The PDB entry is titled "Crystal structure of T. thermophilus Argonaute protein complexed with a bulge 9'U10' on the target strand". Shown are 39 nucleotides from a PDB entry: RNA with a sequence from Thermus thermophilus, together with DNA. Sheng et al. published it in Nucleic Acids Res. in 2017: "Structure/cleavage-based insights into helical perturbations at bulge sites within T. thermophilus Argonaute silencing complexes". The structure was determined by X-ray diffraction at 2.9 A resolution and released in 2018. Crystallisation conditions: 3.1 M NH4-acetate, 0. 1 M Bis-Tris propane, pH 7.3. Protein in the same entry: Uncharacterized protein Ago.

Context: bound to proteins that are not shown
RNA sequence: AUACAACCGUUCUACCUC
DNA sequence: TGAGGTAGTAGGTTGTATAGT
Numbered sequence: 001a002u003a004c005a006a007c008c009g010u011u012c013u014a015c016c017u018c
Numbered sequence: 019t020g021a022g023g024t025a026g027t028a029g030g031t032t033g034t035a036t037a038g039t
Base pairs, nucleotide, nucleotide: 001036002035003034004033006031007030008029012026013025014024015023016022017021018020
Other pairs, nucleotide, nucleotide, family: 005032cWW009028tHS011027tWH
C1' cells in the first nucleotide's frame, strides 16, 4: 500500500446557550 | 484562541489478512 471487518467521530459548519 | 450541547460528514484508528510454507 490492497482487501475485508469492527468501532469511535474534536475539527469544521450551523443554530444556540450563559 | 471561551465554553457547553445537538446535528452530518469526512475522517480517523485498530484488527485480521496478502506470501511463504